The PDB entry is titled "BULGED ADENOSINE IN AN RNA DUPLEX". An RNA: 25 nucleotides with solved positions. NMR data were recorded at pH 6.8 and 298 K. The 2000 paper behind the entry is "Solution conformation of a bulged adenosine base in an RNA duplex by relaxation matrix refinement". It was solved by solution NMR.
RNA sequence: GGCAGAGUGCCGC
RNA sequence: GCGGCACCUGCC
Numbered sequence: 001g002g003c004a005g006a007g008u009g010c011c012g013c
Numbered sequence: 014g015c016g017g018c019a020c021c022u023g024c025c
Stems, first nucleotide, its partner, number of pairs: 001025005007020007
Other pairs, nucleotide, nucleotide, family: none
């Protein structure tokens, strides 16, 4: 600086 | 549930 993988916030509606 | 953004953690 990215790529990869779950939840959760923020936000719209 | 859309759909965007971000954290969290593995990898280079």
On the sample the depositors note: Enzymatically synthesized using T7 RNA Polymerase.